[PDB]
An RNA: 27 nucleotides with solved positions. Crystallisation conditions: 80mM KCl, 20mM MgCl2, 40mM Na cacodylate pH 6.0, 46% MPD, 12mM spermine tetrahydrochloride. The PDB entry is titled "Sarcin Ricin Loop, mutant C2666A U2653G C2667A". Method: X-ray crystallography, resolution 1.39 angstrom. The entry became public in 2021.
RNA sequence: UGCUCCGAGUACGAGAGGAAAGGAGUG
Repeated sequence: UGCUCCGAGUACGAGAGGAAAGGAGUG
């Protein structure tokens, strides 16, 4: 235990909104 990308605008949620696990890269 930063940061980027995938995951995923998915799952979830009248809607507004909106993950995490896991993976890859970087350090």